RNA sequence: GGUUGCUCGACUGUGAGGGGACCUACCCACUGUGGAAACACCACAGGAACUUCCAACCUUCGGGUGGCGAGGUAGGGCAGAAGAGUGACC
Numbered sequence: 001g002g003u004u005g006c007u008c009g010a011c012u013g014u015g016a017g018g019g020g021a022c023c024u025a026c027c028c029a030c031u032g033u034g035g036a037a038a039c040a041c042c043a044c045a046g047g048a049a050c051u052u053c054c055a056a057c058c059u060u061c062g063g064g065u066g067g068c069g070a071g072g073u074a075g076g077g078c079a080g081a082a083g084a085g086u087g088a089c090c
Stems, first nucleotide, its partner, number of pairs: 001090008011080004017050001020068001022076006028069001030046006053067002056065003
Other pairs, nucleotide, nucleotide, family: 009082tWS010081tHS016070tWS019051tWS021052cWH029047cWW037040tWS051068tHH053055cWS054056cHS059062tWS
């Protein structure tokens, strides 16, 4: 030089029906009930439906549980990975 592992990692992606459900905190919203309540404030319940997924948990690997505000900010997660190292092999 490859080849492949292993670690660190700039950075990027989280992608919507021939295909997108990761987490959290604040912020901002929409709908409905209720608060002595037409608006405002507050609490609670909800974001068509059919799908799609499992970033999550459990699994006897049969499956099961839990889960949607297509908003914004930030920190994560999961994925990739410029790049370094660092092995094994050839």
An RNA structure with a sequence from Saguaro cactus virus, in which 90 nucleotides are resolved. Keywords: Viral RNA, Fab, translation, 3'CITE, RNA, RNA-IMMUNE SYSTEM complex. The organism belongs to Alphacarmovirus cacti, within Viruses. It was solved together with BL3-6 Fab heavy chain and BL3-6 Fab light chain. Method: X-ray crystallography, resolution 3.13 angstroms. The entry became public in 2024. Ojha et al. published it in Proc.Natl.Acad.Sci.USA in 2024: "Structure of saguaro cactus virus 3' translational enhancer mimics 5' cap for eIF4E binding".